Shown are 96 nucleotides from a PDB entry: RNA (4.5S RNA) from Escherichia coli. Lineage of the source: Bacteria > Pseudomonadati > Gammaproteobacteria > Enterobacterales > Escherichia. The work is reported in "Cryo-Em Structure of the E. Coli Translating Ribosome in Complex with Srp and its Receptor" (Estrozi et al., Nat.Struct.Mol.Biol., 2011). An Rfam search finds the family "Bacterial small signal recognition particle RNA" in it. The entry has 3 different proteins, among them SIGNAL RECOGNITION PARTICLE PROTEIN and CELL DIVISION PROTEIN FTSY. Method: electron microscopy, resolution 13.5 angstrom. The entry became public in 2010. The sample was in a buffer at pH 7.5.
């Protein structure tokens, strides 16, 4: 001690292939919560003479909520199984 073709190693993003992990967004499902400005509110009250009204707690329902099975969009951080694809690579040792 040029770079090339078959061929070999890291640190990039990334673009596609389908997987897998998490937050979610929200949603689905199981579970959780006395009163503390939700909805409907049995009794029991109260206001009335009444007819007719109101507050209002349980429950429930909603909303807060806690977790997994979801098709997956939207996304980052993960490995090793992938034949393998796209423009650069820089150092050291090789083989061509």
């Nucleotide at each position: 001690c040029u770079c090339u073709g078959u061929u070999g190693g890291u640190u990039c993003u990334c673009u596609g292939u389908g997987c897998u992990c998490u937050g979610u967004g929200c949603u689905c499902u199981g579970u959780u919560u006395a009163c503390c400005a939700g909805g409907u509110c049995a009794g029991g009250u109260c206001c009335g003479a009444a007819a007719g009204g109101a507050a209002g707690c349980a429950g429930c329902c909603a909303a807060g909520g806690c977790a997994g099975a979801g098709a997956c969009g939207c996304a980052g951080a993960g490995c090793a199984g992938g034949c393998a694809g796209a423009u650069g690579u820089a150092g050291c040792u090789g083989g061509c």
The entry is indexed under PROTEIN TRANSPORT.